[PDB]
RNA sequence: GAUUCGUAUAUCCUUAAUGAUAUGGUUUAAGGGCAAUACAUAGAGACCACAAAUUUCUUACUGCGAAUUCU
Ligand code: GNG
Numbered sequence: 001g002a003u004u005c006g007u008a009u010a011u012c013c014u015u016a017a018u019g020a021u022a023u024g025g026u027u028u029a030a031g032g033g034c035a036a037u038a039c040a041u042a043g044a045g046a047c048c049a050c051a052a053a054u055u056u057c058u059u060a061c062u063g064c065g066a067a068u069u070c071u
Stems, first nucleotide, its partner, number of pairs: 001069008009038001012032006024048002033039001042058005
C1' cells in the first nucleotide's frame, strides 16, 4: 500500500418541495444521525386496484482497529 473482517451508520430519521401510479412508487434542499467525509449504483421481493402513501432483503464510500499479504 492492497485485500478481507470488524466497527461507527441503520444507503438511516425528521421536515419542505418535486414527481409518478401495478410498465409507477421519482428527483432536490434543510436539519439530525455526538469529528470530517459518504449516505452512490444495481438486483430480488412485499404492499398499494386509482390513491397517497409505502415497505423487506442483498449490493457501496470514508475514518478507525485487527488479521493477511506486498516482505
Ligand atoms: O464514525 C466516524 C465518523 O463517520 C461517520 N460515519 C458513520 N458511519 C459511516 C460514517 N461515514 C461514512 N460511511 C459510514 O458508514 N462515509 C460518523 C462519524 O462522523
Notes:
An RNA with a sequence from Bacillus sp.: 71 nucleotides with solved positions. Taxonomically the source falls in Bacillus (Bacteria, Bacillota, Bacilli, Bacillaceae). Crystallisation conditions: 0.08 M Sodium chloride, 0.01 M Potassium chloride, 0.01 M Magnesium chloride hexahydrate 0.04 M Sodium cacodylate trihydrate pH 6.4, 30% v/v (+/-)-2-Methyl-2,4-pentanediol, 0.012 M Spermine tetrahydrochloride, 0.1M Glycine. It comes from the structure "Crystal structure of 2'-dG-III riboswitch with 2'-dG". Bound small molecules: 2'-DEOXY-GUANOSINE (GNG). The structure was determined by X-ray crystallography at 2.2 A resolution and released in 2025.